[PDB]
Context: bound to proteins that are not shown
RNA sequence: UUGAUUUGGUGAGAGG
DNA sequence: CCCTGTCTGGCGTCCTCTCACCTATGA
DNA sequence: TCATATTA
DNA sequence: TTACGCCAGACAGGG
Numbered sequence: 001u002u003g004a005u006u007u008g009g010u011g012a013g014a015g016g
Numbered sequence: 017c018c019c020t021g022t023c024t025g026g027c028g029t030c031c032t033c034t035c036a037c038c039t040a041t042g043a
Numbered sequence: 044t045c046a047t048a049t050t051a
Numbered sequence: 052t053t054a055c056g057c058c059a060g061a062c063a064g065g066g
Base pairs, nucleotide, nucleotide: 010036011035012034013033014032015031016030017066018065019064020063021062022061023060024059025058026057027056028055040047041046042045043044
Other pairs, nucleotide, nucleotide, family: 005006cWS008038cWW009037cWW022060cWW
């Protein structure tokens, strides 16, 4: 040199 | 001065999945 | 739009 | 706005 955004944080509910 | 209530801080289970919701101001 | 800065 | 429950740890009060 051939591409991109949730984690961040809250609340609620659920599984084993 | 040694007991003593009283107050202040510091804990409180691991792993996973789904959804929504996010500072006001302002000449 | 671009700085102003924390309570019933 | 408040509505945990111990459990240590430090502190002013008093016989």
An RNA structure (mRNA with 27 nt long spacer), together with DNA, in which 66 nucleotides are resolved. The entry has 55 different proteins, among them 30S ribosomal protein S15, 50S ribosomal protein L27 and 30S ribosomal protein S11. Keywords: bacterial coupled transcription-translation complex, RIBOSOME, TRANSCRIPTION-TRANSLATION complex. Released in 2020, the model rests on electron microscopy data to a resolution of 8.9 angstroms. The entry also models magnesium and zinc ions. The work is reported in "Structural basis of transcription-translation coupling" (Wang et al., Science, 2020).